This is an experimental structure of RNA (23S ribosomal RNA, nucleotides 526 to 1261) from Thermus thermophilus HB8, with 757 nucleotides shown. Primary citation: Rozov et al., Nat Commun (2015), "Structural insights into the translational infidelity mechanism". Crystallisation conditions: Tris-acetate, KSCN, PEG 550MME, PEG 20K. The entry has 47 different proteins, among them 30S ribosomal protein S16, 50S ribosomal protein L3 and 50S ribosomal protein L24. Entry title: Complex of 70S ribosome with tRNA-Tyr and mRNA with A-A mismatch in the first position in the A-site and with antibiotic paromomycin.
Context: one part of a larger RNA, bound to proteins that are not shown
RNA sequence: ACAAGCAGUCACGGCCCCGCAAGGGGUUGUGGCGUGCCUAUUGAAGCAUGAGCCGGCGACUCACGGUCGUGGGCGAGCUUAAGCCGUUGAGGCGGAGGCGUAGGGAAACCGAGUCCGAACAGGGCGCAAACGGCCCGCACGCGGGCCGAAAAGUCCGCGGCCGUGGACCCGAAACCGGGCGAGCUAGCCCUGGCCAGGGUGAAGCUGGGGUGAGACCCAGUGGAGGCCCGAACCGGUGGGGGAUGCAAACCCCUCGGAUGAGCUGGGGCUAGGAGUGAAAAGCUAACCGAGCCCGGAGAUAGCUGGUUCUCCCCGAAAUGACUUUAGGGUCAGCCUCAGGCGCUGACUGGGGCCUGUAGAGCACUGAUAGGGCUAGGGGGCCCACCAGCCUACCAAACCCUGUCAAACUCCGAAGGGUCCCAGGUGGAGCCUGGGAGUGAGGGCGCGAGCGAUAACGUCCGCGUCCGAGCGCGGGAACAACCGAGACCGCCAGCUAAGGCCCCCAAGUCUGGGCUAAGUGGUAAAGGAUGUGGCGCCGCGAAGACAGCCAGGAUGUUGGCUUAGAAGCAGCCAUCAUUUAAAGAGUGCGUAAUAGCUCACUGGUCGAGUGGCGCCGCGCCGAAAAUGAU
RNA sequence: CGGGGCUUAAGCCCAGCGCCGAAGCUGCGGGUCUGGGGGAUGACCCCAGGCGGUAGGGGAGCGUUCCCGAUGCCGAUGAAGGCCGACCCGCGAGGGCGGCUGGAGGUAAGGGAAGUGCGAAUGCCGGC
Numbered sequence: 001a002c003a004a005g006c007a008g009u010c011a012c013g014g015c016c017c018c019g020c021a022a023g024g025g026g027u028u029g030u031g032g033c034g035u036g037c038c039u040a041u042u043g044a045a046g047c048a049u050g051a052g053c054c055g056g057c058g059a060c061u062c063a064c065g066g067u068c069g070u071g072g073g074c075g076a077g078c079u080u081a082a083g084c085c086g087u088u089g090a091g092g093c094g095g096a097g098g099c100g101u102a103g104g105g106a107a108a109c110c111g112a113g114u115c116c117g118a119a120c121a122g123g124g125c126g127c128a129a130a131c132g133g134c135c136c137g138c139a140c141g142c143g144g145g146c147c148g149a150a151a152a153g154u155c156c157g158c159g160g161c162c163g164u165g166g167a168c169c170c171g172a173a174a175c176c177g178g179g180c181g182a183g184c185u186a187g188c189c190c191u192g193g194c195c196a197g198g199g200u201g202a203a204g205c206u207g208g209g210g211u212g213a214g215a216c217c218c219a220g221u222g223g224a225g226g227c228c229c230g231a232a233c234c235g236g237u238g239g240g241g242g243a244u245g246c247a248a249a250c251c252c253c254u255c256g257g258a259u260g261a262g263c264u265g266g267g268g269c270u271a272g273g274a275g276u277g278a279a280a281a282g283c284u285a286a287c288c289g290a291g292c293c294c295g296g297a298g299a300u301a302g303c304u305g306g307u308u309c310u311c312c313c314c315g316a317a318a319u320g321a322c323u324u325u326a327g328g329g330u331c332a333g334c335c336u337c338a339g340g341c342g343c344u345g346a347c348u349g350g351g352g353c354c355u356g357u358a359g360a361g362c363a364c365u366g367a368u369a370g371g372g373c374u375a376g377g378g379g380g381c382c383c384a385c386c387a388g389c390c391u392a393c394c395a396a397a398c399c400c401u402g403u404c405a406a407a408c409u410c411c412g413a414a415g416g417g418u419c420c421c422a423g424g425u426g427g428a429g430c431c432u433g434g435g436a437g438u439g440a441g442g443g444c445g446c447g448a449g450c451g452a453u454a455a456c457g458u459c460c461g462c463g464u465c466c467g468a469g470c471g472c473g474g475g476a477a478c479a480a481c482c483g484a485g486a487c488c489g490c491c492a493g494c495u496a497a498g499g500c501c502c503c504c505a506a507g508u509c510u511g512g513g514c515u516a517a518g519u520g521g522u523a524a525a526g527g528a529u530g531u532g533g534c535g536c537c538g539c540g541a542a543g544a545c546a547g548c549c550a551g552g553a554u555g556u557u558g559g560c561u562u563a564g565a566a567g568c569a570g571c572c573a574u575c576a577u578u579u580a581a582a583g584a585g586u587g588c589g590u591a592a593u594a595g596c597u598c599a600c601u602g603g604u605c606g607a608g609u610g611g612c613g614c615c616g617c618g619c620c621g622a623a624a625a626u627g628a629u
Numbered sequence: 630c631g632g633g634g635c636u637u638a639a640g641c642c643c644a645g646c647g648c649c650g651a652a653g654c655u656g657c658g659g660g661u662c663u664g665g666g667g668g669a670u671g672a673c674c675c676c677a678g679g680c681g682g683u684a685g686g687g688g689a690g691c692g693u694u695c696c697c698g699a700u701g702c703c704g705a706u707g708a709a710g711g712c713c714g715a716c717c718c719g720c721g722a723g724g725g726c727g728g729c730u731g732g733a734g735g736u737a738a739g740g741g742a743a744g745u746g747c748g749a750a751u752g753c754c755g756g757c
Base pairs, nucleotide, nucleotide: 008033009032010031011030012029013028014027015026016025017024018023037050039048052757053756054755055754056753057752062165063164064163065162066161067160068159069158070157071156072155073154074153077099078098079097083093084092085091103110104109113125114124115123116122131148168306169305171303175296176295177294178293179292180291186270187269188268189267190266191265192264193263194262195260197229198228199227200225204221205220206219207218208217209216233257234256235255238253239252240251241250272288274284275283276282309690310689311688312687313686314685319332320331321330322329323328333438334437335435336434337433338432339431340430341429343426347423348422349421350420351419352418353417354416355415359411360409361408365405366404367403369401370400371399372398374395376394377393441466442465443464444463445462446461447460449458450457472483473482474481487659488658489657490656492655493654494653498649499648500647501633502632503631507646509645510644511643512642513641514640520635526620527619530617531616532615533614534613535612536611538609539608549602551600554576587596660680661679662678663677664676665675666674691746693743694742695741696740697739701736702735703734710730711729712728713727714726716725717724718723
Other pairs, nucleotide, nucleotide, family: 024715cSS028029cHS036051cWW037749tWS038049cWW041043tHS042441tSS042479tWS044048tHS058747tWS058750tHS059306tWS059747tWH060307cHS061167tWS075152tHS076100tWS077153tSS080096tWW082094tHS086090tWS102111tSS104114tSS105107tHS105108tHS112126tSS112127tHS115124cWW117119tHS130149cWW132147cWW133146cWW134145cWW136143cWW137143tHS165167tWS172300tWH173299tWW174297tWW181272tWH181285tHS182185tWS182270tWH182275tWS186276tSS195231cWS196230tHS200224tWW201222tWS201223tSS201224tHS202223tHS203222tHS211213tHS232258tHS236237cHS236254cWS237254cWW242247cWS245247tHS246250cWS271284tWS272291tHS273290tHS277280tWS305750cSS311720cWS315684tHS316683tWH317333cSS317438tSS317468tHH318467tHS325328tWS336686tSS342344cWS345426tHS346424tHS356357cWS356412tWS358412tHS361363cWS362364cHS362405tWH364408cWS368402cWS373397tWW374396tHS375395tWS379391cWW380389cWW380390cWS381388cWS409410cHS436685cSS437684cSS442480tWS448459cWW451454tHS451455tHS466479cSS469471cHS469486tHS471652tSS473497tSS483496cSS495651tWH496650tHS497650tHS499506tWS501508cHS505649cSS508639cWH516636tWS517636tWH518519cHS518520tWS518638tWW521634tWW524622tHH525621tHS528618cWW537610cWW540607tWS541543cHS543607tHS544608tWS546605cWW547604cWW548603cWW550601cWW551582tHS552598tHS552599tHS555575cWW558573tHS561570cWS562564tHS566592cHS567587cWH579581tSS582599tWS583585cWS583598cWW585597cWS586597cWW588595cWW589595cWS630633tWH634639tWS635639cSS638640tHS667673cWW669671cHS690722tWS692745cWS698738tHS704733tWS707731tWS707732tSS707733tHS708732tHS708734tSS709731tHS719722tHS748749cHS
C1' cells in the first nucleotide's frame, strides 16, 4: 500500500518525547500555496551551458611610476639617495639630487608679462594673498606691520583608479631554438635463407622430307616463361560476426599472387622544411598538409568558462558620432560618490516669437471622369490652284461640371520648441573633480517607411512596461495586457482589477428588455417569410390578399411557313373587330386539329394584405489529422 | 466554454444596490536611514518622511592566518579541534553559554599586516 510529484511551505488534527503548568521537540494525515541552483540571454522549470555526492586546493597581487582623495609633519619652502657611524628587532648622519618659488615664445630673447604685429588695435597664454585680531598717522575696516588660526607647496602613511611588467585564473590551433628517434614504417647497401606437388611444352639439337643451294614442313628430343593449377609463405576481394572486443584493425566463410618488379633472417645507411615514397600529401615508434622531447613559456586568445562572508543607501545602458569597425573600442549620453553653489529643477499658469504635419484645397507641378467650344490634325475625301465641308478617332488650350498626389500647396488646426514672469525644497538643479557599467534589447500603444493595408517580420519616431518588478492580485495556465511599486511582524480593517450557481472567497441580488442557437463558448464575402422592435410605400368595405363558384374571344389556318404547327416543331406584318370580358393565345397537350389551363372580369365570404427600408439578437455559409471539453 | 454544469440564465443589453477581492491604503507594534526639534553636543528621546532592484558606485561590519599587547593572562579542577542544544546576545555575517568528546595548547581590550571566506570553471587531488 485509492494517490500525482522542484518534494518545500502555511494551518489544524493524530501518535511518541520533555516538562509543575501555559509550553516546546519529533513525526505526518488532510487542506491551502508552490515552474530546481548557476551560467548565458530580448526572454529559461525550461527540451539551452555546467554539476554523481562529500572533503580538501582553487582566481584582482606586487614593484616602480602616475593621478585623485584621505590622516598627519613641516611650511616660501619641503625632502633626502647611494653611502657612513651605531645597534637584546636602537637609531643617527648624509643636501649629490628632486619637486616648489614665473611666465610667455620654434627660438635668439624678454620678463609680471610675453607672443603674433607697423602698432602706442586687438587678441592667446600668463601675473592679483584669506580671517580674527593688537598698536598708531582726523575717525569703527584703515595701511604698513607684530602675535597666530589657516594655506601655496612638499614629505611620509592609507585608500581608489591608471601605466609598465604573465597583471583576475584556467584553455588553444600554432611559431622558433637545441637536442632524441628508421628496434614501427619506407627505400637502398652487405651477407644468408625459403618457395609441397601437379599442368603446359618456346628456342635449340637430331632425324626425315623439300631445294640448285635455302627458306620451310613433319617428327622425336628438349625443358624456356614477371606462363597455368595449388599448399607453405606473402596478401587482403566480397560478405557475416565483433564494436565498454579475444583484439586501439581481431575471427569465420570466400578470394589475389605463389621463379619473381618474389618472400624473408641477420648486419647497416638516410630524419623534420628533412628523409623516404611503382605517388595516397603515404610513411617517418598505435592520430604526420610538416614527428617527438625539453626550452623561449605564464607565447598570444577583441573568444567561452569561473570568480568564494554579511548588512545598509543610490541605481543605470542596450542610443549618437568616428573606427580593417560591426559580439571590440574612444568621446559623448545615462549611474554613483566627494567638495562647492545655492532656488535656479521636472511639471504647471500667463504672455510673446517659430513651424507647414493631421485635415483640406486645386491657385502652382503633375495626374484625371463627363460635356461643350474649338488650333493640330488620323484623315476619308472634293483637289490635285491657293481650295475644301462633317468628324461616335484623336486632341492642344479655354468654359462648365467632377476627382487624385510622400518628393504639388491658395490654406492650415490640435500640438511641439524657445524666451520672460510666477508657482514648484525635489534621492530636484547647476559647477568641479574621483569610480563606473552600457554601447546584442524586447513586447505593447500610437505615428511612418520597407513587406503582401503577411510574420512573435524588419527599420525609424514618441510613449510605456519587461530588462532589473520570472516578487504580489486579475487574465484557467503565461517577461512585458488589467490592478499595484513588496523594510519587518499580526488568526484586524477599506479597496483595486476582476468577481459573487458548485470546484471558488462573495448575490441562485432587484427591476426591465432580448436570444432558442449551447448562440454565448466565432471566421468572411455573400445569402435567408428566424425572431423582436422604429418606421416609409402600395392595394382594401366603389369591399381587397388565399381559396372557391363563374367567361375562357372573332375574322383565325395570323400573314410568314408549311403533309401540319390550325399560340404549344417554327421566323413575325403581333393588327382591327366586339364586350362589365379572354394574349391572333402563358403552359402541360398533339399522328397538326380533338381535349387541357392560364392571364383578364362577375360572384361568394368578409379583415386586413402585399412591398421596401433601418436597428437588435440569432441561422447558413463552416472540411485535418493521438481524446474530448 | 479553465471543468461540472447553465436556457424568464449561471448567456447578451440597460439600470441599480450590497458583498468578496493584493505585499495598494488603514489600524497596532518594530527596524534602519534622512531631515527637524530636545542641546547628551550628537546614540537617547520624541516627531516626520524615505527603504523592489541586474550592470555598477558608495558605506558600515563579521570571520580566518600572522605580529605588537606578552618574561603577561587562560589552561590537566582540561588548550586547540570535534559532536549535540529547544538556551542567551547580534538585522546579518557571527559571538556566547551548557553538556559529550578530546588530551596540550590557546592567546583580551586596543592596534598592525595578508597565500583571508567556494557551489558550480567537461576545474584539480582524494574518498565514496
An Rfam search finds the family "Bacterial large subunit ribosomal RNA" in it. Ions in the entry include magnesium and zinc.